Context: bound to proteins that are not shown
DNA sequence: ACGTAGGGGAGAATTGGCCA
DNA sequence: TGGCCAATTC
């Protein structure tokens, strides 16, 4: 701390706790 | 036993030719 | 003059 992703409550009206280095590409090696 | 290796990638300050 | 903006170089 408006978007999007992970893992959880529940009275279902949402809120508790994460990651933030990420893309194509080409074999199959340790 | 299960993922692993090794190559390619992710600006912007300046300058010019430049018509309204 | 200047404005907009695509080339030109590190």
């Nucleotide at each position: 701390c408006u978007u999007g992703c992970u893992c959880g409550g529940u009275u279902c009206g949402c809120c508790g706790a994460g990651a933030c280095u990420c893309c194509c590409c080409u074999a199959c090696g340790u």